Shown are 575 nucleotides from a PDB entry: RNA (25S rRNA (3393-MER), nucleotides 3 to 419; 5.8S rRNA (158-MER), nucleotides 1 to 158) from Saccharomyces cerevisiae S288C. The entry is indexed under 80S ribosome, RIBOSOME.
[PDB]
Context: one part of a larger RNA, bound to proteins that are not shown
RNA sequence: UUGACCUCAAAUCAGGUAGGAGUACCCGCUGAACUUAAGCAUAUCAAUAAGCGGAGGAAAAGAAACCAACCGGGAUUGCCUUAGUAACGGCGAGUGAAGCGGCAAAAGCUCAAAUUUGAAAUCUGGUACCUUCGGUGCCCGAGUUGUAAUUUGGAGAGGGCAACUUUGGGGCCGUUCCUUGUCUAUGUUCCUUGGAACAGGACGUCAUAGAGGGUGAGAAUCCCGUGUGGCGAGGAGUGCGGUUCUUUGUAAAGUGCCUUCGAAGAGUCGAGUUGUUUGGGAAUGCAGCUCUAAGUGGGUGGUAAAUUCCAUCUAAAGCUAAAUAUUGGCGAGAGACCGAUAGCGAACAAGUACAGUGAUGGAAAGAUGAAAAGAACUUUGAAAAGAGAGUGAAAAAGUACGUGAAAUUGUUGAAAG
RNA sequence: AAACUUUCAACAACGGAUCUCUUGGUUCUCGCAUCGAUGAAGAACGCAGCGAAAUGCGAUACGUAAUGUGAAUUGCAGAAUUCCGUGAAUCAUCGAAUCUUUGAACGCACAUUGCGCCCCUUGGUAUUCCAGGGGGCAUGCCUGUUUGAGCGUCAUUU
Repeated sequence: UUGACCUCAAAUCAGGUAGGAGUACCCGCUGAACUUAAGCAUAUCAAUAAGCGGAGGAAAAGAAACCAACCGGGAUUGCCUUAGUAACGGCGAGUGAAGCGGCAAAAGCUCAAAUUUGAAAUCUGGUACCUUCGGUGCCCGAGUUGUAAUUUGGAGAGGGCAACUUUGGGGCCGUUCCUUGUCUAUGUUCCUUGGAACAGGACGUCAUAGAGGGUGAGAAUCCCGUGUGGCGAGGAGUGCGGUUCUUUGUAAAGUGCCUUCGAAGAGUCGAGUUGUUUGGGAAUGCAGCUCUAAGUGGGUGGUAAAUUCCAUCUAAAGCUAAAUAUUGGCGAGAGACCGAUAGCGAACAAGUACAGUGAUGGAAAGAUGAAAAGAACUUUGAAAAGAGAGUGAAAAAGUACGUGAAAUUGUUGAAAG
Repeated sequence: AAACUUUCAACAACGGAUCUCUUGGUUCUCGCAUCGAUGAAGAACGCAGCGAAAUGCGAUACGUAAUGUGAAUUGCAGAAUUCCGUGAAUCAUCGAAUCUUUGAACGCACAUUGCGCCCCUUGGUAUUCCAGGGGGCAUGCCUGUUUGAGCGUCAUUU
RNA backbone atom coordinates (compact mmCIF):
# COMPACT_ATOMS: atom_id res chain seq x y z
C1' U A 1 0.00 0.00 0.00
C1' U A 2 -3.96 -3.58 -0.43
C1' G A 3 -7.19 -7.07 1.28
C1' A A 4 -9.48 -9.74 5.24
C1' C A 5 -11.52 -11.32 10.53
C1' C A 6 -14.01 -9.72 15.25
C1' U A 7 -17.17 -6.29 17.38
C1' C A 8 -20.05 -2.18 16.43
C1' A A 9 -22.83 0.87 13.31
C1' A A 10 -25.87 3.32 9.08
C1' A A 11 -29.36 3.29 4.75
C1' U A 12 -37.28 5.65 2.92
C1' C A 13 -31.12 -0.91 1.56
C1' A A 14 -34.35 -6.27 -0.21
C1' G A 15 -38.14 -9.18 2.25
C1' G A 16 -40.88 -9.91 6.77
C1' U A 17 -42.72 -9.97 11.89
C1' A A 18 -44.74 -7.60 16.83
C1' G A 19 -47.96 -4.19 18.77
C1' G A 20 -54.45 -3.34 19.16
C1' A A 21 -59.46 -5.81 19.71
C1' G A 22 -62.44 -9.42 22.01
C1' U A 23 -61.49 -11.99 26.40
C1' A A 24 -67.12 -17.10 28.30
C1' C A 25 -63.34 -20.89 28.81
C1' C A 26 -57.51 -21.13 29.14
C1' C A 27 -51.79 -20.02 30.90
C1' G A 28 -49.25 -16.90 34.36
C1' C A 29 -48.17 -12.59 37.54
C1' U A 30 -50.16 -9.26 41.15
C1' G A 31 -53.63 -8.87 44.96
C1' A A 32 -57.85 -6.79 48.94
C1' A A 33 -61.34 -5.85 52.25
C1' C A 34 -66.40 -6.44 53.53
C1' U A 35 -67.58 -11.07 55.93
C1' U A 36 -67.13 -15.47 59.67
C1' A A 37 -64.96 -16.21 64.23
C1' A A 38 -71.43 -13.76 68.02
C1' G A 39 -65.48 -8.87 70.22
C1' C A 40 -60.54 -9.29 67.52
C1' A A 41 -54.97 -9.45 65.82
C1' U A 42 -53.43 -15.69 63.36
C1' A A 43 -57.12 -17.80 60.73
C1' U A 44 -61.57 -17.21 57.35
C1' C A 45 -63.39 -14.80 53.18
C1' A A 46 -59.33 -16.21 49.34
C1' A A 47 -54.14 -18.34 47.00
C1' U A 48 -61.09 -14.88 45.53
C1' A A 49 -62.74 -9.59 43.55
C1' A A 50 -60.20 -5.63 41.42
C1' G A 51 -55.15 -4.78 38.53
C1' C A 52 -51.30 -6.55 34.68
C1' G A 53 -49.01 -9.77 30.87
C1' G A 54 -49.95 -14.02 27.03
C1' A A 55 -52.92 -18.00 23.72
C1' G A 56 -56.21 -21.52 21.08
C1' G A 57 -60.38 -23.78 19.38
C1' A A 58 -59.43 -25.60 23.16
C1' A A 59 -55.46 -24.10 26.63
C1' A A 60 -52.43 -26.22 30.27
C1' A A 61 -50.64 -31.07 31.22
C1' G A 62 -48.26 -34.96 29.18
C1' A A 63 -45.02 -39.97 27.73
C1' A A 64 -42.12 -40.55 34.91
C1' A A 65 -35.74 -37.65 38.19
C1' C A 66 -44.16 -40.96 38.55
C1' C A 67 -47.09 -44.05 41.82
C1' A A 68 -45.96 -47.74 44.92
C1' A A 69 -44.20 -51.57 48.83
C1' C A 70 -47.93 -55.22 45.93
C1' C A 71 -48.11 -61.81 43.41
C1' G A 72 -46.63 -54.56 41.67
C1' G A 73 -48.59 -50.88 38.34
C1' G A 74 -46.94 -47.76 33.96
C1' A A 75 -47.73 -40.40 29.73
C1' U A 76 -51.34 -36.71 30.51
C1' U A 77 -56.44 -35.19 31.21
C1' G A 78 -61.60 -35.78 33.01
C1' C A 79 -65.81 -38.32 35.58
C1' C A 80 -67.39 -41.83 39.85
C1' U A 81 -64.89 -43.08 44.38
C1' U A 82 -61.33 -42.41 47.81
C1' A A 83 -63.65 -38.09 51.42
C1' G A 84 -65.52 -33.99 54.55
C1' U A 85 -61.16 -38.72 54.95
C1' A A 86 -55.20 -38.61 56.16
C1' A A 87 -53.84 -33.89 57.44
C1' C A 88 -53.89 -28.40 58.58
C1' G A 89 -56.42 -24.90 62.17
C1' G A 90 -56.36 -18.80 68.47
C1' C A 91 -56.55 -27.89 67.14
C1' G A 92 -61.36 -22.25 67.62
C1' A A 93 -64.36 -20.68 63.77
C1' G A 94 -63.07 -23.37 59.99
C1' U A 95 -60.17 -25.73 56.16
C1' G A 96 -58.61 -30.27 53.51
C1' A A 97 -55.66 -33.54 49.24
C1' A A 98 -53.46 -38.02 47.09
C1' G A 99 -52.26 -43.52 45.99
C1' C A 100 -55.27 -47.71 44.81
C1' G A 101 -60.43 -49.34 42.17
C1' G A 102 -64.36 -48.49 37.96
C1' C A 103 -64.66 -45.82 33.63
C1' A A 104 -64.31 -42.07 29.27
C1' A A 105 -60.37 -41.41 25.98
C1' A A 106 -55.78 -43.58 25.10
C1' A A 107 -50.28 -42.39 21.07
C1' G A 108 -46.50 -41.77 21.02
C1' C A 109 -41.81 -39.67 21.27
C1' U A 110 -36.97 -36.24 20.12
C1' C A 111 -32.84 -33.10 20.98
C1' A A 112 -27.87 -31.98 23.64
C1' A A 113 -23.81 -34.74 24.68
C1' A A 114 -20.28 -39.71 19.68
C1' U A 115 -15.77 -41.88 15.81
C1' U A 116 -18.93 -38.04 8.13
C1' U A 117 -13.03 -36.21 7.77
C1' G A 118 -12.28 -40.07 1.25
C1' A A 119 -14.16 -34.84 0.72
C1' A A 120 -20.70 -29.38 4.57
C1' A A 121 -22.76 -34.44 2.33
C1' U A 122 -26.23 -28.72 5.06
C1' C A 123 -29.44 -24.00 4.70
C1' U A 124 -31.49 -18.48 3.38
C1' G A 125 -31.64 -15.03 -0.35
C1' G A 126 -30.76 -13.02 -5.75
C1' U A 127 -31.23 -14.16 -10.76
C1' A A 128 -32.96 -18.21 -14.76
C1' C A 129 -36.43 -21.79 -16.05
C1' C A 130 -40.62 -24.91 -14.85
C1' U A 131 -46.15 -28.30 -14.43
C1' U A 132 -45.65 -22.36 -8.31
C1' C A 133 -48.69 -23.86 -0.32
C1' G A 134 -43.05 -25.77 -4.61
C1' G A 135 -38.77 -28.42 -8.01
C1' U A 136 -34.27 -27.95 -10.75
C1' G A 137 -29.87 -24.74 -12.46
C1' C A 138 -26.33 -21.20 -11.35
C1' C A 139 -24.51 -17.41 -8.11
C1' C A 140 -23.64 -14.62 -3.78
C1' G A 141 -23.62 -16.04 0.65
C1' A A 142 -24.53 -18.35 6.04
C1' G A 143 -21.95 -21.89 8.27
C1' U A 144 -16.45 -26.00 10.90
C1' U A 145 -16.83 -21.80 17.48
C1' G A 146 -20.71 -27.30 13.35
C1' U A 147 -25.12 -26.71 9.37
C1' A A 148 -26.76 -32.38 7.20
C1' A A 149 -27.10 -38.31 7.71
C1' U A 150 -26.83 -41.42 11.93
C1' U A 151 -28.32 -42.53 18.30
C1' U A 152 -32.03 -40.85 22.76
C1' G A 153 -31.76 -44.74 27.54
C1' G A 154 -37.64 -48.25 25.84
C1' A A 155 -31.55 -47.79 24.07
C1' G A 156 -27.89 -47.61 20.92
C1' A A 157 -22.56 -47.50 18.26
C1' G A 158 -18.09 -50.31 16.27
C1' G A 159 -16.54 -55.33 14.28
C1' G A 160 -17.40 -60.56 12.95
C1' C A 161 -21.34 -64.72 11.20
C1' A A 162 -27.91 -65.84 7.39
C1' A A 163 -31.73 -69.76 2.99
C1' C A 164 -36.16 -62.70 4.98
C1' U A 165 -40.16 -56.87 3.06
C1' U A 166 -41.52 -51.11 0.53
C1' U A 167 -40.78 -47.43 -4.30
C1' G A 168 -48.17 -42.94 -5.39
C1' G A 169 -49.26 -36.00 -5.16
C1' G A 170 -54.64 -32.83 -5.33
C1' G A 171 -57.97 -35.59 -9.17
C1' C A 172 -62.85 -39.36 -10.90
C1' C A 173 -66.48 -43.12 -9.69
C1' G A 174 -67.25 -42.81 -4.98
C1' U A 175 -67.32 -42.84 0.76
C1' U A 176 -68.95 -39.00 8.94
C1' C A 177 -68.17 -35.26 5.63
C1' C A 178 -68.31 -28.56 4.38
C1' U A 179 -71.61 -24.98 1.77
C1' U A 180 -76.06 -25.62 -0.97
C1' G A 181 -80.10 -26.37 -4.86
C1' U A 182 -84.33 -28.90 -6.74
C1' C A 183 -88.57 -32.67 -7.36
C1' U A 184 -91.78 -35.90 -4.44
C1' A A 185 -99.80 -37.18 -0.81
C1' U A 186 -104.50 -36.24 -0.18
C1' G A 187 -111.72 -31.75 0.03
C1' U A 188 -111.32 -26.09 0.00
C1' U A 189 -117.69 -31.19 -1.77
C1' C A 190 -122.76 -29.95 0.45
C1' C A 191 -126.30 -27.65 4.63
C1' U A 192 -126.27 -24.27 9.70
C1' U A 193 -123.96 -19.84 12.35
C1' G A 194 -121.12 -15.63 11.12
C1' G A 195 -118.29 -9.94 8.39
C1' A A 196 -114.79 -13.91 7.98
C1' A A 197 -115.51 -21.38 8.18
C1' C A 198 -110.32 -21.94 9.88
C1' A A 199 -116.86 -23.58 14.03
C1' G A 200 -121.14 -27.38 13.96
C1' G A 201 -122.99 -31.49 10.94
C1' A A 202 -122.86 -35.20 6.43
C1' C A 203 -119.88 -37.62 3.18
C1' G A 204 -114.39 -38.59 1.75
C1' U A 205 -108.74 -39.02 0.83
C1' C A 206 -103.68 -39.75 2.01
C1' A A 207 -100.82 -41.14 5.67
C1' U A 208 -93.12 -43.47 6.38
C1' A A 209 -96.80 -36.94 5.93
C1' G A 210 -102.49 -36.32 12.24
C1' A A 211 -94.64 -31.47 13.51
C1' G A 212 -95.01 -26.23 13.17
C1' G A 213 -96.61 -21.91 10.82
C1' G A 214 -99.72 -18.75 7.57
C1' U A 215 -104.56 -17.68 5.66
C1' G A 216 -110.72 -12.38 7.81
C1' A A 217 -112.36 -17.59 14.49
C1' G A 218 -110.09 -24.26 16.89
C1' A A 219 -107.53 -26.14 9.30
C1' A A 220 -103.22 -33.49 8.08
C1' U A 221 -106.11 -32.83 3.34
C1' C A 222 -106.15 -24.02 0.98
C1' C A 223 -100.84 -23.78 0.83
C1' C A 224 -96.29 -24.88 2.17
C1' G A 225 -93.90 -27.28 5.38
C1' U A 226 -93.75 -32.19 7.61
C1' G A 227 -92.56 -37.72 5.99
C1' U A 228 -90.12 -40.71 2.69
C1' G A 229 -87.14 -41.02 -0.99
C1' G A 230 -84.84 -38.89 -6.05
C1' C A 231 -81.82 -35.85 -8.96
C1' G A 232 -78.06 -31.96 -9.06
C1' A A 233 -73.79 -28.04 -8.05
C1' G A 234 -69.46 -26.60 -6.11
C1' G A 235 -64.94 -27.96 -1.50
C1' A A 236 -59.28 -28.74 3.81
C1' G A 237 -60.09 -34.84 1.84
C1' U A 238 -54.80 -41.14 -0.13
C1' G A 239 -58.22 -43.86 4.11
C1' C A 240 -58.75 -47.76 -1.89
C1' G A 241 -59.84 -51.05 -7.37
C1' G A 242 -57.23 -48.29 -10.33
C1' U A 243 -54.07 -43.02 -11.52
C1' U A 244 -53.98 -39.09 -18.48
C1' C A 245 -47.77 -38.26 -15.24
C1' U A 246 -41.43 -42.66 -14.93
C1' U A 247 -42.28 -47.74 -13.38
C1' U A 248 -36.81 -45.79 -8.63
C1' G A 249 -29.89 -47.18 -8.35
C1' U A 250 -25.76 -50.93 -7.09
C1' A A 251 -30.01 -47.90 -1.46
C1' A A 252 -33.65 -47.39 2.88
C1' A A 253 -35.02 -49.55 7.43
C1' G A 254 -36.27 -54.56 10.74
C1' U A 255 -34.50 -59.53 13.10
C1' G A 256 -31.06 -63.83 15.13
C1' C A 257 -25.76 -65.17 17.50
C1' C A 258 -21.13 -63.32 19.28
C1' U A 259 -16.95 -59.29 20.99
C1' U A 260 -15.76 -53.98 22.57
C1' C A 261 -17.86 -49.88 24.23
C1' G A 262 -22.27 -47.04 25.64
C1' A A 263 -21.24 -39.79 25.86
C1' A A 264 -27.00 -39.06 28.72
C1' G A 265 -28.34 -31.34 30.27
C1' A A 266 -24.57 -26.93 36.49
C1' G A 267 -24.63 -20.96 39.86
C1' U A 268 -27.91 -26.84 38.24
C1' C A 269 -29.03 -30.37 41.88
C1' G A 270 -28.51 -30.01 46.94
C1' A A 271 -28.03 -26.99 51.96
C1' G A 272 -29.09 -22.68 55.08
C1' U A 273 -32.19 -18.55 55.66
C1' U A 274 -36.24 -15.28 54.56
C1' G A 275 -41.02 -14.43 52.75
C1' U A 276 -45.19 -16.46 50.85
C1' U A 277 -48.04 -20.69 49.99
C1' U A 278 -49.93 -25.75 50.88
C1' G A 279 -53.77 -30.71 53.86
C1' G A 280 -48.05 -31.45 53.87
C1' G A 281 -47.44 -31.31 59.91
C1' A A 282 -38.64 -30.22 62.56
C1' A A 283 -40.81 -26.74 56.68
C1' U A 284 -46.01 -28.97 50.08
C1' G A 285 -44.63 -25.72 46.24
C1' C A 286 -42.48 -21.29 44.61
C1' A A 287 -39.27 -17.17 44.93
C1' G A 288 -35.04 -13.62 47.02
C1' C A 289 -30.20 -13.97 49.14
C1' U A 290 -25.81 -16.89 50.86
C1' C A 291 -23.24 -21.51 50.00
C1' U A 292 -22.53 -24.85 46.00
C1' A A 293 -21.88 -30.50 44.24
C1' A A 294 -21.34 -35.60 41.95
C1' G A 295 -20.84 -40.30 38.54
C1' U A 296 -22.26 -48.10 40.68
C1' G A 297 -23.69 -40.77 40.68
C1' G A 298 -28.34 -38.08 41.48
C1' G A 299 -33.57 -37.60 42.82
C1' U A 300 -37.68 -39.79 45.40
C1' G A 301 -39.46 -43.45 49.18
C1' G A 302 -44.99 -37.50 53.65
C1' U A 303 -41.02 -36.97 61.62
C1' A A 304 -35.80 -34.15 62.14
C1' A A 305 -30.43 -37.01 62.43
C1' A A 306 -25.65 -41.00 61.91
C1' U A 307 -24.82 -46.14 59.93
C1' U A 308 -26.35 -50.42 56.66
C1' C A 309 -29.31 -51.84 52.94
C1' C A 310 -33.45 -52.15 49.67
C1' A A 311 -37.25 -50.40 45.90
C1' U A 312 -37.93 -47.21 42.09
C1' C A 313 -37.03 -43.55 38.45
C1' U A 314 -33.14 -40.52 35.47
C1' A A 315 -33.63 -33.73 36.69
C1' A A 316 -31.46 -29.19 35.62
C1' A A 317 -33.39 -29.55 27.22
C1' G A 318 -37.88 -30.34 23.82
C1' C A 319 -42.99 -31.71 20.61
C1' U A 320 -47.64 -34.16 21.14
C1' A A 321 -54.51 -35.50 19.07
C1' A A 322 -58.63 -37.57 22.32
C1' A A 323 -61.51 -37.85 26.47
C1' U A 324 -61.66 -32.24 29.82
C1' A A 325 -63.32 -26.44 30.16
C1' U A 326 -66.31 -22.84 27.99
C1' U A 327 -72.52 -16.46 31.12
C1' G A 328 -67.73 -14.60 24.45
C1' G A 329 -68.31 -15.37 18.75
C1' C A 330 -70.86 -18.13 14.76
C1' G A 331 -74.67 -21.68 13.65
C1' A A 332 -78.82 -24.72 15.41
C1' G A 333 -82.57 -27.72 18.56
C1' A A 334 -85.49 -27.28 23.07
C1' G A 335 -88.15 -26.30 27.92
C1' A A 336 -93.87 -28.50 33.66
C1' C A 337 -89.37 -20.96 32.61
C1' C A 338 -91.39 -15.16 32.23
C1' G A 339 -95.34 -12.96 29.90
C1' A A 340 -94.82 -5.87 29.00
C1' U A 341 -94.52 -2.84 36.98
C1' A A 342 -92.87 -10.02 34.38
C1' G A 343 -88.71 -11.69 31.36
C1' C A 344 -82.16 -9.10 29.92
C1' G A 345 -81.67 -2.36 31.40
C1' A A 346 -83.85 -2.66 26.37
C1' A A 347 -90.32 -7.26 22.99
C1' C A 348 -90.57 -0.23 20.48
C1' A A 349 -85.53 4.84 16.00
C1' A A 350 -82.20 1.07 23.98
C1' G A 351 -77.19 1.45 26.04
C1' U A 352 -81.30 5.38 21.92
C1' A A 353 -83.73 10.04 25.27
C1' C A 354 -82.03 12.52 29.36
C1' A A 355 -78.25 13.74 33.69
C1' G A 356 -73.25 14.68 35.14
C1' U A 357 -66.97 18.57 33.77
C1' G A 358 -65.73 13.46 34.27
C1' A A 359 -65.46 8.41 35.78
C1' U A 360 -70.17 6.98 34.99
C1' G A 361 -75.53 6.97 35.57
C1' G A 362 -79.60 5.50 32.54
C1' A A 363 -85.50 5.33 31.72
C1' A A 364 -90.53 5.37 30.04
C1' A A 365 -92.78 3.53 25.84
C1' G A 366 -96.20 -3.33 23.00
C1' A A 367 -102.47 -4.22 21.23
C1' U A 368 -107.97 0.37 16.14
C1' G A 369 -109.76 -2.93 12.89
C1' A A 370 -110.08 -8.68 8.65
C1' A A 371 -109.37 -4.62 5.79
C1' A A 372 -108.22 2.28 6.51
C1' A A 373 -112.99 0.81 4.75
C1' G A 374 -108.97 6.51 9.01
C1' A A 375 -115.26 9.14 8.68
C1' A A 376 -116.97 11.71 1.78
C1' C A 377 -121.12 15.20 2.25
C1' U A 378 -124.68 19.05 4.95
C1' U A 379 -125.32 22.81 8.80
C1' U A 380 -123.37 25.81 13.86
C1' G A 381 -118.71 27.93 14.90
C1' A A 382 -112.98 32.53 13.68
C1' A A 383 -111.20 27.86 14.71
C1' A A 384 -110.57 23.67 17.54
C1' A A 385 -114.61 21.24 17.35
C1' G A 386 -120.19 20.05 17.71
C1' A A 387 -124.73 18.11 15.56
C1' G A 388 -126.11 15.08 11.69
C1' A A 389 -124.35 11.72 8.02
C1' G A 390 -121.28 7.84 6.33
C1' U A 391 -117.65 3.06 6.96
C1' G A 392 -117.46 -0.99 9.78
C1' A A 393 -119.80 -7.30 12.57
C1' A A 394 -118.96 -3.58 16.52
C1' A A 395 -117.65 3.75 16.62
C1' A A 396 -120.16 0.47 23.88
C1' A A 397 -113.21 -0.20 18.16
C1' G A 398 -112.24 7.03 15.85
C1' U A 399 -105.83 6.78 15.87
C1' A A 400 -106.31 11.01 23.35
C1' C A 401 -107.95 3.85 19.24
C1' G A 402 -109.05 -4.31 22.12
C1' U A 403 -111.19 -5.01 27.08
C1' G A 404 -111.45 -0.40 30.02
C1' A A 405 -111.24 -2.06 37.22
C1' A A 406 -110.32 1.10 41.45
C1' A A 407 -109.22 5.50 43.72
C1' U A 408 -111.09 10.25 42.30
C1' U A 409 -115.25 13.21 39.51
C1' G A 410 -120.11 15.33 36.74
C1' U A 411 -123.17 12.77 39.10
C1' U A 412 -131.16 8.15 36.72
C1' G A 413 -132.69 9.24 41.11
C1' A A 414 -133.76 7.63 46.17
C1' A A 415 -132.85 8.73 51.13
C1' A A 416 -130.75 10.80 55.67
C1' G A 417 -128.62 14.93 58.28
C1' A B 1 -138.63 22.30 50.40
C1' A B 2 -133.51 23.86 48.40
C1' A B 3 -128.03 24.20 48.60
C1' C B 4 -124.17 21.10 50.75
C1' U B 5 -121.09 13.48 52.32
C1' U B 6 -123.23 7.83 50.67
C1' U B 7 -125.81 3.53 46.68
C1' C B 8 -127.21 2.88 41.52
C1' A B 9 -130.77 -2.97 37.65
C1' A B 10 -127.27 4.57 35.59
C1' C B 11 -124.80 6.93 31.97
C1' A B 12 -120.57 9.99 31.38
C1' A B 13 -115.42 11.12 32.89
C1' C B 14 -110.21 10.34 35.14
C1' G B 15 -106.95 6.48 34.95
C1' G B 16 -104.84 2.36 32.80
C1' A B 17 -105.77 -2.44 36.30
C1' U B 18 -107.65 -7.00 34.56
C1' C B 19 -108.20 -10.50 30.75
C1' U B 20 -106.51 -12.57 26.14
C1' C B 21 -102.19 -11.85 22.69
C1' U B 22 -96.06 -12.16 21.98
C1' U B 23 -91.04 -11.27 15.68
C1' G B 24 -88.64 -10.44 23.23
C1' G B 25 -86.08 -12.40 27.29
C1' U B 26 -84.26 -16.44 30.30
C1' U B 27 -82.43 -21.29 30.94
C1' C B 28 -80.86 -26.05 28.93
C1' U B 29 -78.55 -28.80 25.14
C1' C B 30 -75.83 -29.71 20.20
C1' G B 31 -72.17 -28.37 16.35
C1' C B 32 -68.23 -25.21 14.64
C1' A B 33 -63.19 -22.22 15.17
C1' U B 34 -62.96 -17.49 11.69
C1' C B 35 -60.60 -10.43 14.17
C1' G B 36 -56.30 -7.03 13.04
C1' A B 37 -49.70 -3.49 9.83
C1' U B 38 -53.32 -7.07 2.99
C1' G B 39 -54.57 -1.93 8.68
C1' A B 40 -59.04 -4.81 13.24
C1' A B 41 -62.42 -3.56 17.15
C1' G B 42 -64.11 1.34 17.94
C1' A B 43 -65.07 6.72 16.62
C1' A B 44 -66.22 11.04 13.53
C1' C B 45 -68.32 13.05 8.95
C1' G B 46 -71.08 11.97 4.93
C1' C B 47 -74.10 9.03 1.20
C1' A B 48 -81.23 7.77 -0.76
C1' G B 49 -86.08 11.30 -6.03
C1' C B 50 -88.64 12.83 -1.47
C1' G B 51 -84.61 10.64 5.77
C1' A B 52 -84.46 13.21 11.15
C1' A B 53 -83.75 8.32 13.65
C1' A B 54 -82.69 3.21 12.64
C1' U B 55 -80.49 -0.44 8.88
C1' G B 56 -76.78 -0.55 5.02
C1' C B 57 -72.82 1.84 2.68
C1' G B 58 -67.84 5.15 1.59
C1' A B 59 -67.30 10.50 -3.05
C1' U B 60 -68.34 3.87 -7.46
C1' A B 61 -71.28 6.02 -0.69
C1' C B 62 -79.07 2.70 1.37
C1' G B 63 -74.53 1.14 -2.84
C1' U B 64 -70.78 -1.24 -8.01
C1' A B 65 -69.06 -6.17 -10.05
C1' A B 66 -69.76 -11.81 -10.30
C1' U B 67 -73.85 -15.61 -9.15
C1' G B 68 -78.75 -17.77 -8.36
C1' U B 69 -83.94 -17.16 -8.59
C1' G B 70 -87.03 -15.53 -12.15
C1' A B 71 -91.32 -10.17 -12.16
C1' A B 72 -90.99 -6.82 -8.53
C1' U B 73 -90.41 -2.17 -5.11
C1' U B 74 -94.40 -0.18 -2.74
C1' G B 75 -95.81 5.79 1.50
C1' C B 76 -96.04 8.68 -2.82
C1' A B 77 -93.82 9.22 -7.22
C1' G B 78 -90.80 8.10 -11.18
C1' A B 79 -87.32 4.78 -16.35
C1' A B 80 -92.40 0.11 -18.39
C1' U B 81 -94.87 -5.28 -22.94
C1' U B 82 -87.85 -2.48 -18.50
C1' C B 83 -91.39 -8.91 -18.76
C1' C B 84 -91.05 -16.17 -23.85
C1' G B 85 -85.24 -12.54 -20.79
C1' U B 86 -76.80 -12.14 -20.23
C1' G B 87 -83.52 -10.07 -16.78
C1' A B 88 -87.15 -6.73 -12.16
C1' A B 89 -86.16 -7.09 -7.16
C1' U B 90 -85.29 -2.49 0.15
C1' C B 91 -84.67 -10.52 -3.25
C1' A B 92 -81.13 -14.05 -2.14
C1' U B 93 -76.03 -15.27 -2.69
C1' C B 94 -71.24 -13.25 -2.50
C1' G B 95 -65.33 -15.22 -4.29
C1' A B 96 -64.11 -9.56 -7.76
C1' A B 97 -63.81 -4.09 -6.51
C1' U B 98 -64.74 0.82 -4.22
C1' C B 99 -63.53 1.20 0.83
C1' U B 100 -63.79 9.28 2.89
C1' U B 101 -61.42 11.33 8.22
C1' U B 102 -59.42 8.42 11.74
C1' G B 103 -58.22 4.54 15.22
C1' A B 104 -52.75 -0.45 17.55
C1' A B 105 -52.44 4.12 13.61
C1' C B 106 -47.15 4.75 10.90
C1' G B 107 -43.44 11.76 7.71
C1' C B 108 -43.73 15.37 12.19
C1' A B 109 -47.98 17.33 14.83
C1' C B 110 -52.86 17.32 16.42
C1' A B 111 -58.33 21.35 21.03
C1' U B 112 -54.86 22.86 14.13
C1' U B 113 -59.04 19.81 9.02
C1' G B 114 -51.36 22.55 11.16
C1' C B 115 -46.49 21.97 8.96
C1' G B 116 -43.04 19.54 6.17
C1' C B 117 -39.34 16.27 2.96
C1' C B 118 -38.32 12.77 -1.57
C1' C B 119 -39.89 10.86 -6.86
C1' C B 120 -42.56 11.35 -11.47
C1' U B 121 -45.80 14.47 -14.16
C1' U B 122 -48.71 18.86 -15.99
C1' G B 123 -49.03 24.29 -15.86
C1' G B 124 -47.58 29.17 -14.64
C1' U B 125 -42.42 30.06 -21.38
C1' A B 126 -38.55 27.22 -13.69
C1' U B 127 -33.45 21.28 -10.68
C1' U B 128 -34.53 25.52 -6.39
C1' C B 129 -40.77 29.28 -6.47
C1' C B 130 -45.86 28.35 -6.47
C1' A B 131 -50.16 25.36 -7.88
C1' G B 132 -52.48 20.65 -9.68
C1' G B 133 -52.54 14.98 -10.51
C1' G B 134 -50.25 10.49 -8.94
C1' G B 135 -46.60 7.87 -5.80
C1' G B 136 -44.23 7.77 -1.22
C1' C B 137 -41.11 9.14 4.21
C1' A B 138 -42.98 5.38 12.07
C1' U B 139 -40.56 2.46 15.91
C1' G B 140 -38.62 -2.45 18.06
C1' C B 141 -36.87 -6.43 16.09
C1' C B 142 -35.30 -10.72 12.46
C1' U B 143 -32.58 -12.54 7.82
C1' G B 144 -29.82 -11.01 4.04
C1' U B 145 -27.29 -6.34 0.91
C1' U B 146 -24.14 -2.53 0.48
C1' U B 147 -21.34 1.47 2.91
C1' G B 148 -18.36 1.97 6.69
C1' A B 149 -15.99 2.50 12.00
C1' G B 150 -12.67 1.05 15.78
C1' C B 151 -3.69 0.88 16.34
C1' G B 152 -10.06 -4.73 18.72
C1' U B 153 -7.18 -7.41 15.78
C1' C B 154 -4.58 -10.54 11.17
C1' A B 155 -1.88 -10.74 7.09
C1' U B 156 0.73 -6.95 4.95
C1' U B 157 6.55 -2.91 5.50
C1' U B 158 5.78 2.43 0.98
The entry has 76 different proteins, among them Small ribosomal subunit protein eS17A, Large ribosomal subunit protein eL18A and Large ribosomal subunit protein uL23.
The structure was determined by cryo-EM at 2.3 angstrom resolution and released in 2025.
It comes from the structure "pre-frameshift complex of yeast 80S ribosome with eRF1 and mRNA of WNV".
It holds a match to the Rfam family "Eukaryotic large subunit ribosomal RNA".